Shown are 879 nucleotides from a PDB entry: RNA (23S ribosomal RNA, nucleotides 2242 to 3120) from Mycolicibacterium smegmatis MC2 155. The reconstruction used 39,621 particles. It comes from the structure "EF-G2 bound 50S ribosome subunit complex of M. smegmatis". Rfam match: Bacterial large subunit ribosomal RNA. Its Rfam clan is "LSU clan". The work is reported in "Cryo-EM structural analyses reveal a unique role for elongation factor G2 (EF-G2) in Mycobacteria" (Baid and Sengupta, Febs J., 2025). Ions in the entry include magnesium and zinc. Method: electron microscopy, resolution 3.6 angstroms. The entry became public in 2025. The entry has 33 different proteins, among them 50S ribosomal protein bL37, 50S ribosomal protein L33 1 and 50S ribosomal protein L3.
[PDB]
Context: one part of a larger RNA, bound to proteins that are not shown
RNA sequence: GCACUACGAGUAAAGAUGCUCGUUACGCGCGGCAGGACGAAAAGACCCCGGGACCUUCACUACAACUUGGUAUUGGUGCUCGAUACGGUUUGUGUAGGAUAGGUGGGAGACUGUGAAGCUCACACGCCAGUGUGGGUGGAGUCGUUGUUGAAAUACCACUCUGAUCGUAUUGGGCCUCUAACCUCGGACCGUAUAUCCGGUUCAGGGACAGUGCCUGGUGGGUAGUUUAACUGGGGCGGUUGCCUCCUAAAAUGUAACGGAGGCGCCCAAAGGUUCCCUCAACCUGGACGGCAAUCAGGUGUUGAGUGUAAGUGCACAAGGGAGCUUGACUGCGAGACGGACAUGUCGAGCAGGGACGAAAGUCGGGACUAGUGAUCCGGCACCUCUGAGUGGAAGGGGUGUCGCUCAACGGAUAAAAGGUACCCCGGGGAUAACAGGCUGAUCUUCCCCAAGAGUCCAUAUCGACGGGAUGGUUUGGCACCUCGAUGUCGGCUCGUCGCAUCCUGGGGCUGGAGCAGGUCCCAAGGGUUGGGCUGUUCGCCCAUUAAAGCGGCACGCGAGCUGGGUUUAGAACGUCGUGAGACAGUUCGGUCUCUAUCCGCCGCGCGCGUCAGAAGCUUGAGGAAACCUGUCCCUAGUACGAGAGGACCGGGACGGACGAACCUCUGGUAUACCAGUUGUCCCACCAGGGGCACGGCUGGAUAGCCACGUUCGGACAGGAUAACCGCUGAAAGCAUCUAAGCGGGAAACCUCUUCCAAGACCAGGCUUCUCACCCUCUAGGAGGGAUAAGGCCCCCCGCAGACCACGGGAUUGAUAGACCAGACCUGGAAGCCUAGUAAUAGGUGCAGGGAACUGGCACUAACCGGCCGAAAACUUAC
Numbered sequence: 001g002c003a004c005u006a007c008g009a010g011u012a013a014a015g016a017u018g019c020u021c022g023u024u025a026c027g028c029g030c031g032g033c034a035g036g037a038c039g040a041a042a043a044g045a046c047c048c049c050g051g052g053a054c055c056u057u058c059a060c061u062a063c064a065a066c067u068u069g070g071u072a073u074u075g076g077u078g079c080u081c082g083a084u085a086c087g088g089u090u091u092g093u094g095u096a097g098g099a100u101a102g103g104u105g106g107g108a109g110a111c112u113g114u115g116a117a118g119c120u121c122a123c124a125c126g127c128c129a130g131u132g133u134g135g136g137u138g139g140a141g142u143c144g145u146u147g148u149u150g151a152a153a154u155a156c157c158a159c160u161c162u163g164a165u166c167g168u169a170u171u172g173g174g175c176c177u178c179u180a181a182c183c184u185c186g187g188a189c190c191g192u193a194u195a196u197c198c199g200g201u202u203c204a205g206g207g208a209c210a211g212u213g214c215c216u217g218g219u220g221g222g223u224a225g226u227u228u229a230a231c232u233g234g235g236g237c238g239g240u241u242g243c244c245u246c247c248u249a250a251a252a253u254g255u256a257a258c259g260g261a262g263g264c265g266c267c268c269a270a271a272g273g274u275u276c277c278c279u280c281a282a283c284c285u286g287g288a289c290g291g292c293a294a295u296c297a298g299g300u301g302u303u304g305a306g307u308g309u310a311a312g313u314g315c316a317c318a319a320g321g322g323a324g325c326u327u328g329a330c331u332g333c334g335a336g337a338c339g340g341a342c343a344u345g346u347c348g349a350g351c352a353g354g355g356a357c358g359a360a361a362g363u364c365g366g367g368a369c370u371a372g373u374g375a376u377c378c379g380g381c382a383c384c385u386c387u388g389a390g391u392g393g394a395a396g397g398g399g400u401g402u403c404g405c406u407c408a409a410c411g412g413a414u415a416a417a418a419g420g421u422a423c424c425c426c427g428g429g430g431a432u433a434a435c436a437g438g439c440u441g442a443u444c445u446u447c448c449c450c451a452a453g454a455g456u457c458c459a460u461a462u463c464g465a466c467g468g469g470a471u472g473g474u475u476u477g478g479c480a481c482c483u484c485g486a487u488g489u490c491g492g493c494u495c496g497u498c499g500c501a502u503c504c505u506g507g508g509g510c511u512g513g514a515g516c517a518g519g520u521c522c523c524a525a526g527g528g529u530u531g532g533g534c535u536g537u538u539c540g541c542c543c544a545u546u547a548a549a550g551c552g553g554c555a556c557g558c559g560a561g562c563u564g565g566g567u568u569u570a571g572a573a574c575g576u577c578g579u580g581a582g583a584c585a586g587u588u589c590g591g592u593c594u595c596u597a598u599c600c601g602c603c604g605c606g607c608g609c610g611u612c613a614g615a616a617g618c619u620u621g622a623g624g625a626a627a628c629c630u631g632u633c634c635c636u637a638g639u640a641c642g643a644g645a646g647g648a649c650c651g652g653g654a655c656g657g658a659c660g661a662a663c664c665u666c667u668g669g670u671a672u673a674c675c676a677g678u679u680g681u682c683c684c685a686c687c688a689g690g691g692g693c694a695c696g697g698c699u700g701g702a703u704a705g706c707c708a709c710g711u712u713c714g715g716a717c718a719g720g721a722u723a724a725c726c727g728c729u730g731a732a733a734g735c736a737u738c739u740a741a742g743c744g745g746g747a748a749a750c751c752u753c754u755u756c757c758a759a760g761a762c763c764a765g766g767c768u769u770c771u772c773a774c775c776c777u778c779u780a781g782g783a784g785g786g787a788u789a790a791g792g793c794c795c796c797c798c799g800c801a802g803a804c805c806a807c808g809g810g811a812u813u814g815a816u817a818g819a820c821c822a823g824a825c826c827u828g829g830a831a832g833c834c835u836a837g838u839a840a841u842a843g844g845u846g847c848a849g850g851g852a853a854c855u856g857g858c859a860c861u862a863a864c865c866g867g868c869c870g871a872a873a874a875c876u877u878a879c
Base pairs, nucleotide, nucleotide: 002018003017006023007022008021009020010019026608027607028606029605030604031603032602033601035600036599037598039595040594047429048428049427050426051425052424053421054420055419056418059226060225061224062223063222065219066218067217069215070214071213072212073211075178076177078175079174080173081172082171083170084169085168086167087166088165089164092161105157106156110142111141118137119136121134124131125130182206183205184204186203187202188201189200190199191198229241230240231239238258242264243263244262245261246260247259265410266308267367268366272326273325274324275323276322277321278320280304282300283299284298285297286296306315307314309372311370312369313368330353331352332351333350336347337346338345342411355364356363357362378404379403380402381401382400383399384398386397387396436483437481438479439478440477442476444472446470447469448468449467453463454462490565491563492562493561495557496554497553498552499551500550503528504527505526506523507522508521509520510519511518530544531543532542533541534540571589572588573587574586575584576583577582609760613771614770615769616768617767618766619765623757624756625755626754629657630656631655632654633653634652635651641646659714660713661712662711663710667708668707669706670705674701675700676699677698678697679694680693681692682691683690684689718752719751720750725745726744727743728742774786775785776784777783778782791869792868793867794866796810797809798808799807816862817861818860820857821856822855823854825851826850827849832845833844834843835842836841
């Protein structure tokens, strides 16, 4: 998606209407119930994977904003300092010295009255050795190769450097100011009649600041884009990620797991190359300290010592120990191979150059071997007979060698990156978790096997340790097989159904069973198995009882049957954790439960046909369904038993509890056309009397019907075959044995018995009783059609029968219903009139009046001058 859509036990993608083997089931409908169709609805909200989105921050990178400084806008006079130039003064402690050697060029005369030698004073440096300068005194000198010295005059003239000073240049810096840039949302005037705008003029303030442009350094979840690994017996937490060695690994190679064990991210300038030599470890014997073990000697000692470093394969021929020389820990290469997805990776004879060692042959392209490491890009350095954007160069680019990555997540997404989401959203998955099913049975549960012991002695009356074997599938688990285009989850309620591993009632065996009362085991599933308080509660504790208050399965039965206390959304507080967003198998308050039943299933009711003519009455029962509980007290008997306390089996009798069924006499409940009272209001013109509405307006009552709280009744009695168990007679097996041949006893379980359904019981039954007969057509074979009997149905009057249908009764030869009359019963004393009273009201007429269901009479009303269905082939054998 289909369709003339059963159930059991199985099988199967592990929960079957559709498959297997069975069982049950006549066809079609109507009203109901919700167990299944993993029911309908919504491409699971939980869980995981992928993608978003928003949120946080000491994630990353940016930006807004804030802020520092430079410069433009940006200007003047004054002080002050710093860098450079000019005009100049100051200074120059090697020695030989008139002596604090300015070197060096001109070099035999320069400084005097525009006033020198010698001194009185000021100031500065000071190596207080001495220098240079101002004023005054002073009045005719200091001096030159003078000789020393690489270098001479402080006689003079020129830059000038080590280095401090003042006037002429530039540049800035700092300070105090000024007004003219620029600023004022301070005032007043005008445009302007109206203007808290705007612009202009002016005054008053600031002021080269501020603001702004360009450049720059900070802070910067305020904002934006994004990152935040994978493996994983689900994910998370933990752990791991490359390389080397061994086992797993199944005698080639190779081989997985969150299988079993270790190591590496180096070290040695000798621990490399070569030539030559040697043999350990251990034990025994003898030796000062000195001993087990230090160094020495002798013997035994073939590998057990040692090999830089894990393990393995090797190595005594040594690859182990020692010594001499040395740098091959080379350059250019490389036949041929191993290993491999590729990229990597590994081995290598030999040729040439130049070497090391060795007499020579020869060995040497690091280390006994296998770990000790990182592709590409980008960048650095050194070298080269490469290139060089018109040309010569250069820059830059090339080639060769080499350097730089816990790129360790180690084939290495970027140069650059953490978290939350229960406010969440989308794409997927039963590829993967939570619930249920499935497998397993470690755990759990229920039984066993041996008997060490305890039990006064005695394994087994009762417990049984140390060990061993299973059952069940209810617990916690393990696996991930169906289901994520949805299989709703705990308690409670309602309704159940099955098992027996038995709580009670029933039957037994053994007892450490005197009796009463127990302990343990066996048989037994018919029925029964209470109400409350606290805890959400599963669980549990407790109060009253009871004969007993059983244990389990059925999606931890049952939400298309109910609830919603628990639990898992969005709100909020507390505690703990976090910087934060938030988290929590902390505590607590609040918090939407959808669906008209198609199919199967089930509970009830009809229609159709069949059961060999058509009808009716009464029935048998194969086969089913229901029911099955139990206590107290009194006799037996204070007997049996016992010291006593206490106290029976068996057998009779009375009265109960719970459950079920029928029924309405009684007691109760109800009463929507019964009766009475009464409040508010409107009406019947009015009084009187009544009515409509207010839940039947409200109250007190209440027959029938329905019902329980009511009334009656039930579970019995007896029989058969049995369970555990007790036996009789008996061999095999001269005895014994409940058994093998036979025969018995034995329970609320089983079969009958009791109640109910029942011939669709397809073997469709039985006993009877009615009608038991007329036509037409085709072609005469069968059929078709019509009209009938017995009878039935529809229509009509009805019911205590009823969803409809059905069922039961009546239908004029009639009491079926209504009405009418009477009775019963319910209510409670009608209306009108009279009397008493002031009135409210009371009394009499009067057990009055009103009235449904129950009963009896009575054809007055309606059951009608009516339609539709509905009866036979024979043949065979026997008698």